[PDB]
Context: one part of a larger RNA, bound to proteins that are not shown
RNA sequence: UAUCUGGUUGAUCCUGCCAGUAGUCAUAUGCUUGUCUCAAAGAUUAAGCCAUGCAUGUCUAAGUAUAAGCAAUUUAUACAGUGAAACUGCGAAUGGCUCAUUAAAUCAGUUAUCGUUUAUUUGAUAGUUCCUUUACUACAUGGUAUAACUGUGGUAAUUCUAGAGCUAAUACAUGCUUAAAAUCUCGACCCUUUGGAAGAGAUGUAUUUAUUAGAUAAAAAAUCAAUGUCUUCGGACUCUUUGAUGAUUCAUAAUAACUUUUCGAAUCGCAUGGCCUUGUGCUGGCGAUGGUUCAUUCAAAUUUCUGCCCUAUCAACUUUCGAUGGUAGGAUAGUGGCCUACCAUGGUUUCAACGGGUAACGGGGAAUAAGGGUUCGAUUCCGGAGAGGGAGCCUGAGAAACGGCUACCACAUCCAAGGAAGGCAGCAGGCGCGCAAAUUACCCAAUCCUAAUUCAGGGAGGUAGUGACAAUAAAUAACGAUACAGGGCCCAUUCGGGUCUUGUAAUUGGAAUGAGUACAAUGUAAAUACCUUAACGAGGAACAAUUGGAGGGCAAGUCUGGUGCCAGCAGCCGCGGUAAUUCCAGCUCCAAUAGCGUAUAUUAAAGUUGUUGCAGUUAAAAAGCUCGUAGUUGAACUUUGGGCCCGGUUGGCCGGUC
RNA sequence: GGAUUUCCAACGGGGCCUUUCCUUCUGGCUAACCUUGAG
RNA sequence: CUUGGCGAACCAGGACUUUUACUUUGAAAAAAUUAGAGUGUUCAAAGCAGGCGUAUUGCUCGAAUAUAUUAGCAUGGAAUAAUAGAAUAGGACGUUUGGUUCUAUUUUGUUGGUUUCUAGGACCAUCGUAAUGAUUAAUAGGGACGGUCGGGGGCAUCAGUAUUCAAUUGUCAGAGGUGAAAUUCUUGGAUUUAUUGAAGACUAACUACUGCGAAAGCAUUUGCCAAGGACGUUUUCAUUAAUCAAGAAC
Numbered sequence: 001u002a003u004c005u006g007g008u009u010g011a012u013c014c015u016g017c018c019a020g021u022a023g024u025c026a027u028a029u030g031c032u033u034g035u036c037u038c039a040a041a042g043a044u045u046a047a048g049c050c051a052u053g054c055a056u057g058u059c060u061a062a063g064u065a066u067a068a069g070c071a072a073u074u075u076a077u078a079c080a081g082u083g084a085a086a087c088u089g090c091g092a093a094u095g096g097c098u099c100a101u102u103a104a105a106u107c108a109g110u111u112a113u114c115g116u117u118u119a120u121u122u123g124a125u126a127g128u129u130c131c132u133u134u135a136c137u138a139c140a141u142g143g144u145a146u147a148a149c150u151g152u153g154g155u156a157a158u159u160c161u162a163g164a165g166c167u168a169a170u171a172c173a174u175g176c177u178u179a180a181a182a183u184c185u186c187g188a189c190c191c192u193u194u195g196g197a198a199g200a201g202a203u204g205u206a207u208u209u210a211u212u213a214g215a216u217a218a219a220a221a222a223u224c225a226a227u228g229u230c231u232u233c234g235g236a237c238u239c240u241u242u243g244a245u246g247a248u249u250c251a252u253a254a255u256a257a258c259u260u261u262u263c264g265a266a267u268c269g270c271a272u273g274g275c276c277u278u279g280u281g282c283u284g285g286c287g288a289u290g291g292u293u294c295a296u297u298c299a300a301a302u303u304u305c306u307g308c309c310c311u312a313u314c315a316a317c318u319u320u321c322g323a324u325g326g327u328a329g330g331a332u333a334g335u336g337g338c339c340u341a342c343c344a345u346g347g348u349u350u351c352a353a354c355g356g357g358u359a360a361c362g363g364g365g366a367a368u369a370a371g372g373g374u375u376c377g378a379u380u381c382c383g384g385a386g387a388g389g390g391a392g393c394c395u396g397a398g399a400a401a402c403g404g405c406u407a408c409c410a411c412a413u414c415c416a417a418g419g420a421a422g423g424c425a426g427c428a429g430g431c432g433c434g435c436a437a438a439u440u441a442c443c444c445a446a447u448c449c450u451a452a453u454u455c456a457g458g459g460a461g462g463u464a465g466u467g468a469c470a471a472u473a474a475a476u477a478a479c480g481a482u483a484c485a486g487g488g489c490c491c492a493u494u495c496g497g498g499u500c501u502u503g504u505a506a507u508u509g510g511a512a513u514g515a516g517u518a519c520a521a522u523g524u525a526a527a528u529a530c531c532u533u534a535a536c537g538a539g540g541a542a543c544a545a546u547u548g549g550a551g552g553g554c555a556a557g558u559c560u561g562g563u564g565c566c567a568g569c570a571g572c573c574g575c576g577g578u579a580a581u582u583c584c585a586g587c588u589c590c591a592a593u594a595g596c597g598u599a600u601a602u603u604a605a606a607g608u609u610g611u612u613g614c615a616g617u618u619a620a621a622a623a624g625c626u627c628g629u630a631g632u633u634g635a636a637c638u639u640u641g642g643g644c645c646c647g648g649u650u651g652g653c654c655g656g657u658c
Numbered sequence: 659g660g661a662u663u664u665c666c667a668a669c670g671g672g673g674c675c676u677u678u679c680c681u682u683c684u685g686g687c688u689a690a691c692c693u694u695g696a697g
Numbered sequence: 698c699u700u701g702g703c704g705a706a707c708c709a710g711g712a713c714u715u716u717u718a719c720u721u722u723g724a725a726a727a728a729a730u731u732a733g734a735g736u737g738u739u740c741a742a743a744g745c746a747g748g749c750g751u752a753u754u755g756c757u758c759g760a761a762u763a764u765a766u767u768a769g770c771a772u773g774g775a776a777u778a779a780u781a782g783a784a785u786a787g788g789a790c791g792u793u794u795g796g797u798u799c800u801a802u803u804u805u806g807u808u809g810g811u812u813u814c815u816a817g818g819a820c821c822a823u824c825g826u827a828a829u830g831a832u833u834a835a836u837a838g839g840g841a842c843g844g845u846c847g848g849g850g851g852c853a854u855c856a857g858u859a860u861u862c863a864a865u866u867g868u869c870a871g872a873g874g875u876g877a878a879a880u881u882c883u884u885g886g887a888u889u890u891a892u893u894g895a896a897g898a899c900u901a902a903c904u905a906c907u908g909c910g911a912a913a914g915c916a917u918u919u920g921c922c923a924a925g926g927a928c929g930u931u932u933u934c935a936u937u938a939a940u941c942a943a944g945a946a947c
């Protein structure tokens, strides 16, 4: 902690401002600065420019190793340890920085996808593929480059590369091997009328289209069109199959075909075991990697509702060539004027459209707040946007990516002038800009992330350095004995002693201590510090506290010296003109105190923005008067009263418990 | 200085009757059930 | 404690179903921050730690809770404030009575095509049942009516003197104005007197702490035109109202 004070007057009460007062994870600056913990930090002006150096790479038992690399296996004559390089695969779209743009846009909360994509995880999940499919075939498994490498070279130069010769795969790139059964079609032939057949082919999954099923509140009869499963052919008839949603043309399934034709393992390590008609025979485990679809997760994209500052000296805006809507198409991962064709003429707006401004990213939140509120929010979390400005795009699950390419603009670097290479609003750091902001340091030990992955990497991040941004705690002295000045009590014997006391000293004593040094140890990735701790380290001329002020407001001088409307002070009122309580100094004093002052901004004070809660006769302010459209406000009246029960919370003797 | 339950009261809920349907249609548990078997 | 009532107290599904605002409860509203519980950072700011044993082997409490607007979601209440309902009844109930149309399972023996009844919507019709169905009439408002009221307004009209000018008229020397004057007019007769005439304005006195009007404003008479307030009213409508950005008349 719901507080007000000075200034208009000769004086009074007012209105009313000015000034004061307190705070600010609000900045700057000045003076001063001893300790512990914690800690922000080039945002504001220039999203201005950047030298240099780092910041994204990565492997196991388990994709590829003849390194003409290191080793030694000695189990190895195909390899079979480790392992640079390079290929392959993942990642580089995360993170981190900044706040330029942006005012229904972002964003917040709340919805949806029956409107779609989704690498990775996680769980389930392909017996159907030899195509005249009876030699057409390699299935104990098919083919071709190419890198790294060898060597020849070009250029001044770059993470430039050419020509020549090898060689691999979970690269490219083709391509086989596994049931049976049922159902459909064609259908030879037997031929019948009841009509039956051998044989051939198709039947996974994915794509595209068309069609069908995906049902049902309940009960019985009439006969036929044809007989339907079986018949004691009177006709007993049942069985019949149908999931979910609030809701679907859903899930799913079935027919017909369609595709330049998707996938359906030619991969890898470790263990090596069981059965025999002992053949390199048949079977067989734990895993890794890869793969179709579905679901799941991490997300993404779009999306419903409501909500944003100032401005009317912005009132009409949109619609040519898209504005609002419809049909169809295209495009998209998908909806949708997203785009196109045709058509219509709509859509927003005083309940503030549209336009303009913002020294505007939005929120979570911050400061100050009796209550209500005002202001701020670049900034540790969430979302968004951007990578000098624009635009375009490759790769991929995912980027309109920039520590990725392409071009234009602007800046600008190296050149043996032919050409080449650029993006710090990542970390440090530097020029400028300015009132205004730190080291070109150490490390992955922690937090976590990526990768083939325990192992590598990570200026992400942490660690220290500068650091009075802000905050926390808290030293700068403490106690005696003597010399004084009090107040009672014993004596109550002049003024004699004083026992006990609260302060004062050109008094003096021994104690205590840390700031600061430092063996050590701890601490740490390693140090530094902290916390511990030997030894050293107080007596004042030392280890010495400032910052402001002393007329009032507003704590504290009518003290001394100086100047003399000068110098200067003074937020306001005022001081200063030869006796200054206000200036310059000395002394003393006061306030806060390792902090204090000044400037700017903002909050309270401010009921000087007034919803709470102002004022409007004369202080500023009732429109000249009436009518009236956006709005605000709007008379009374409709089931009351009474009863009956139930069980809860408080109580209340009892405390029948101690 | 801990708590019970039979208690005077207050405080709040629910139900029912007073002219008071205070939405029900098809069905099951039929619910609390005239349902009563000798307590 | 025994053999046998009425559908929600348990569910299904349906016929439907006045619309809001308001308020309660709940869910939801990231974490950090805020308030706040507990607790050794030696206190504190902080942090989310930590505490207890025979410490030989271990045991154990925690890391709460609240706030978090508005919008949306569900829920109870149902006053307050709006909204709707049955009035040329195309109104409600419904055991009724025909009918029209739509949907249809179980069975009839089956797949289908016809049907008959049957079950279910919906609609129309007529019979029946209903105390069948309209709130007051605000010392709110509008409107009508009645007799009045007024210097309310518009048009036309009437009158009054006065002022200026002119004509005629008589007399005569100053008249006008001022604080005092002068400009000015005057023997061509000014001022002044009388009698007329013209013009235009105004509406004295009555005229008041009186009246009408939205205000500005409105004063002679009479007539016409329309309007208005107040009063009265056991008349009528029935909330039609108040104030009012923009906009309009005066």
Stems, first nucleotide, its partner, number of pairs: 004020004021604004026600006035473001037471001041466001042433001048431003052428003057090002063087002069082002088452001097386003107307003112302002116300002122295003143172002149165002152162003182203005189196002204263001206259001208257006220813003224810001225808002228237001230235001243250001265289001267288004273283003276279001309357003316348003323345008361383003365376004388409002391406003411422001413420002439464001441463003447460001448458003479509003482505004487500001489498003514543001516536002518533001520532001546592005551573002557587001559586004568575002624947001626945002631940003635833002641676006648669003656662001681712006716779003719774002722771002731763002735745002747757003789826001794822001796820002799817003837937001838934003842929002846925001850922004856900002860896006867889001871882002908915002
Shown are 947 nucleotides from a PDB entry: RNA (18S rRNA, nucleotides 1 to 975) from Saccharomyces cerevisiae. Taxonomically the source falls in Saccharomyces (Eukaryota, Opisthokonta, Fungi, Dikarya). Rfam match: Eukaryotic small subunit ribosomal RNA. The family is grouped with related families in Rfam's "SSU clan". The sample was in a buffer at pH 7.2. Primary citation: Tesina et al., Embo J. (2020), "Molecular mechanism of translational stalling by inhibitory codon combinations and poly(A) tracts".